The depositors describe the entry as "Structure of Anisomycin resistant 50S Ribosomal Subunit: 23S rRNA mutation G2611U". Solved structure of RNA (23S RIBOSOMAL RNA, nucleotides 1366 to 2058) from Haloarcula marismortui, 680 nucleotides shown. Released in 2008, the model rests on X-ray crystallography data to a resolution of 2.55 A. An Rfam search finds the family "Archaeal large subunit ribosomal RNA" in it. The entry also models magnesium, chloride, strontium, sodium, cadmium and potassium ions. Crystals were grown from: PEG6000, KCL, NH4CL, MGCl2, pH 5.80, sitting drop, temperature 292K. The work is reported in "Mutations outside the anisomycin-binding site can make ribosomes drug-resistant" (Blaha et al., J.Mol.Biol., 2008). The organism belongs to Haloarcula, within Archaea.
Context: one part of a larger RNA, bound to proteins that are not shown
RNA sequence: CAUAGUAGCAGCGAUAGUCGGGUGAGAACCCCGACGGCCUAAUGGAUAAGGGUUCCUCAGCACUGCUGAUCAGCUGAGGGUUAGCCGGUCCUAAGUCUCACCGCAACUCGACUGAGACGAAAUGGGAAACAGGUUAAUAUUCCUGUGCCAUCAUGCAGUGAAAGUUGACGCCCUGGGGUCGAUCACGCCGGGCA
RNA sequence: UCGCCCGGUCGAACCGUCCAACUCCGUGGAAGCCGUAAUGGCAGGAAGCGGACGAACGGCGGCAUAGGGAAACGUGAUUCAACCUGGGGCCCAUGAAAAGACGAGCAUGAUGUCCGUACCGAGAACCGACACAGGUGUCCAUGGCGGCGAAAGCCAAGGCCUGUCGGGAGCAACCAACGUUAGGGAAUUCGGCAAGUUAGUCCCGUACCUUCGGAAGAAGGGAUGCCUGCUCCGGAACGGAGCAGGUCGCAGUGACUCGGAAGCUCGGACUGUCUAGUAACAACAUAGGUGACCGCAAAUCCGCAAGGACUCGUACGGUCACUGAAUCCUGCCCAGUGCAGGUAUCUGAACACCUCGUACAAGAGGACGAAGGACCUGUCAACGGCGGGGG
RNA sequence: UCUUAAGGUAGCGUAGUACCUUGCCGCAUCAGUAGCGGCUUGCAUGAAUGGAUUAACCAGAGCUUCACUGUCCCAACGUUGGGCCCGGUGAACUG
Numbered sequence: 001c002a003u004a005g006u007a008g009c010a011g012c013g014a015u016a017g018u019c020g021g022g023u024g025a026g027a028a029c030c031c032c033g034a035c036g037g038c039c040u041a042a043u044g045g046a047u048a049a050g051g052g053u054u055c056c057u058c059a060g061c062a063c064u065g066c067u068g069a070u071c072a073g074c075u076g077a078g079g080g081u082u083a084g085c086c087g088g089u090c091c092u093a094a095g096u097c098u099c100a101c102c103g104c105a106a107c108u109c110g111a112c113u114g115a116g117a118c119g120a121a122a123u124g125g126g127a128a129a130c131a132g133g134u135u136a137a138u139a140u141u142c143c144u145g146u147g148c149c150a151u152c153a154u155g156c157a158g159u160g161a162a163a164g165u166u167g168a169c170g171c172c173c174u175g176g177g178g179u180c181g182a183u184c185a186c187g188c189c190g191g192g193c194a
Numbered sequence: 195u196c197g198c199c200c201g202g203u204c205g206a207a208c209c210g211u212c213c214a215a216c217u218c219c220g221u222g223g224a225a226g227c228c229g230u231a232a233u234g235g236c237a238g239g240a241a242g243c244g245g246a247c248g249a250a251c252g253g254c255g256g257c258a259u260a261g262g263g264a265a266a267c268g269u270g271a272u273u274c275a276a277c278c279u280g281g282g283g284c285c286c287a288u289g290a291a292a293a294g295a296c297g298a299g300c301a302u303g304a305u306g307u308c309c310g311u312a313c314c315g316a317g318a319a320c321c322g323a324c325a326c327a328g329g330u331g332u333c334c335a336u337g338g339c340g341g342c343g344a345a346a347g348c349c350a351a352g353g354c355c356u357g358u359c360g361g362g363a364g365c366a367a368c369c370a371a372c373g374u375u376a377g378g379g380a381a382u383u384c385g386g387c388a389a390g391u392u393a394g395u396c397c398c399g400u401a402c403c404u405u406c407g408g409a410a411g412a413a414g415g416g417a418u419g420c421c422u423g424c425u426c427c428g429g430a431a432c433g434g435a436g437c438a439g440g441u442c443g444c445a446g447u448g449a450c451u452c453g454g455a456a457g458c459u460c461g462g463a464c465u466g467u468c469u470a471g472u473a474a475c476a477a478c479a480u481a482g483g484u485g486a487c488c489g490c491a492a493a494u495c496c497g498c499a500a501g502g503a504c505u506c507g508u509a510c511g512g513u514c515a516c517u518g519a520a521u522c523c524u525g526c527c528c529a530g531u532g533c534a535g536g537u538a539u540c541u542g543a544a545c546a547c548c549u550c551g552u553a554c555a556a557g558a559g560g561a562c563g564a565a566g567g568a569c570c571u572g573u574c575a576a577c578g579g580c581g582g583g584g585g
Numbered sequence: 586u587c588u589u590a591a592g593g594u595a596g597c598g599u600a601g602u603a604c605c606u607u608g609c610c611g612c613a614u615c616a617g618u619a620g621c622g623g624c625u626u627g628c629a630u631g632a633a634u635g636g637a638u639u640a641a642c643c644a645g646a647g648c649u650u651c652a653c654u655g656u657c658c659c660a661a662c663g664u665u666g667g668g669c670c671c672g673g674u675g676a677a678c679u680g
Base pairs, nucleotide, nucleotide: 001680002679008674009673017035018034019033020032021031022030036355037354038353039352044334045333046332047331050314051313054312055079056078057077058076059075060074064072065071084148085147086310087309088308090125091124095118096117097116098115099114100113102110103109129146130145131144132143133142149306150305151304152303153302154301155300156299164296165295166294170284171283172282173281174280175279176278177277181273182272183271184270185269186268187203188202189201190200191199192198204261208256209255210254211253212252217246218245219244220243221242226236227235228234262267285289320329321328337349338348339347359672360671361670362669368667369666370665371664372663373662374661375660377658378657381656386653394418395417396416397415398414403408405519419441420440421439422438423437424436425435426434427433442446454651455650456649457648458647459646460645461643462642466478467477482517483516484515485514486513487512488511494503495502496501521637522636523635525580526579527578530577531576532573533572534571535570536569539568540567541566547560548559549558550557581587582586596630597627608624609623610622611621612620
C1' cells in the first nucleotide's frame, strides 16, 4: 500500500422510544413537558475491599466516548470531607515479629524456652447521641433543641471493696412477651374519579 | 352513570416507671392430682394462696406551648421481622480469649487531644490491557395483588430510557432465536439427539421386590370456574374444611407456576470427591471387614543441628497398609520373592592381639568373629500362583 | 505324574473378561451382529489382586413397552433480530 469505505457499531428475557418545546453556529441521542415504556434481592437504599478526586461549580469540545454532541467519569479553573458519645485508637484469636538463649563455617538462616510487642475499620470483644435544620458539594462531625459517658477538681454522703456477677458463646425443634411493617373496623384531614 | 379509589392522620435519644419467664421463700397438705405445643411435676411436699429476686431496641408518663406538617395532627384490633424470656432434643462432634464492666451515691465545674470522614461501590469509578454480557463480600428476607412461598406473573416507593449509532425497503435468498402445521407417528438417528408429552391441589386406588426404612406421587381413575345462601373447626384472621341451589366457556392448576409412565440388564452400595480451561464416570472418598507396628525414654514422621509434628494423645490409643454398606461366604500353595524368628556348624570388616617382614614403616599371613548370608522355622485378608501330560 | 509349591473348592460364566463369534436354543420383531433368559469345555472366570448377591440411590452404560410429537415421509406459512439500500464511524486476517 492492497485488503476496504469492507467486518463490527443486531443476537443476552433489560426490543424504547414518539410529539411538541428549550439552549446553541450546529441537536435522533444535552435539558423541559406530554404520551409510551423498562427495573422489584434489583436497574432501588446503605456499605466492605479496592480506586483516589473520579465528588460540587463555572467555562469548554483539540483529546477520550462503538455515530453526533452544546453532554460527560473528558479538557481548563476554582471549590469541597468539620466528631468526647460513627470508625480508628483499647483487648485478645489463629498466628507473626523482636530481644535473650542455643544451632550454623556463617548470616538477612533455623527449633525450643523466656520476656516484650504485633495481629480483627463491612463481620469477634468494646464507656457515651438522639431529633430536626442548613449547603452547589460535609453532616449522629456544622447549627438549634434535648441527652449521655469517662477522667479530673470542689462539696456533701461513704467506709463498705471483694466475693460474686458480667464480658462469654454449638446445632435442631418449640412456647410465651413484643415493636416496626402489613391488614381489617370506624373518625378526622387532603387528593382522585365521575 | 355507579360511589368508589389513593395519600396523610407524626413525634427520638434519654429520664422515670411497669413485669412475663426462670429461680427461691412462707403457707398449704395432694397417696392421684397439677401442667404442657411437646417432654414433664410431686410426702425429698402437687394444686391453691401470699411473698422475694427478676425482661425487652416493649407498654406507660416526661422529653414536647421540642421538632415536623398545607391540613388533620386518630382510636381499637389481628398477624406479629427486631428485640426480650423460657421448655425440649443432639454429640465416638462439646461449640474462643482478653481488655473492660457491674458489684460501688449525688452536686457543681473543667477536660475529652490524635487519625479517618468527598465520591463510585459497578452491564462506565473495583480486578479482568477497555466506559469488557465475566468476576467481586455485607444488610435492606415484612411495600400491594397473587400463591404454600424470599416462586411466576402484574404493580408501588425509588431508579431508568446508557445492557447508548441511526435512516429505508411487506423488508428477497440465507442464518440466529421462535409460533403454527393436514394425514401417518420414531418410518428419522449410532442413539427419540432436538422438540414434545405429563404437570398445581383434593378424593379413590396402588404391583413385583424389600435390608421392613422403602418401593410410592408406583400404576390407574375421578374432581377443579363463577354466583346465591349456609354448616363445621378456631378466640379470631383480610385462616382452614365442607353443603345446597343457580349458572358460563372449546377449555376453570384457563395465563403463570406446574412429574411423562412402566419393565429388564450392567456398574458403583448409599450422601459425598475430581481432571480451574475437551473426561462427573464404573475413577477417589466413605461406613463396614482385615492385616501390620508400638507400653510412651514407644511405633511412625520432619530437621545439618539446636530441636520438632503426632501429643493438653497412651492400646476402647495412633501409626502403616489392603478391601470397600448390609447379606451368604472367603478353598488350595511357604518352592521363588518379601517380612520375621532361630541357628550346632559354615561364611562374615575394622580396631586390639599373635607369626613373618622392615633396627622402624609399608606389606603378607594367623587367631577371634557382630550384624548379614548359608541353613532351619513361621507367615498369602504378603508379593503372587492354582498348568501340560496320564489312569 | 512332570515344571516350579499347589493344580481352581463355593460361586459366577460367550461376562465392561470369550479370540473363534452375528456361538447354540428360546423370547421379542414383518425382519433384531442389539437386548434378556438358558446352555457353556471359561482363547485367557473365581474368592478382601475379594467371590456371589443385593433393597435403596444415580445428569453413570445398554435394551423393551405405553403415551406423545415436524426426528422422519416433505415440506409450508408466520414472528423477532440480522442480512440488502442510505448517513456516520471504521479495523483485522492475508499478499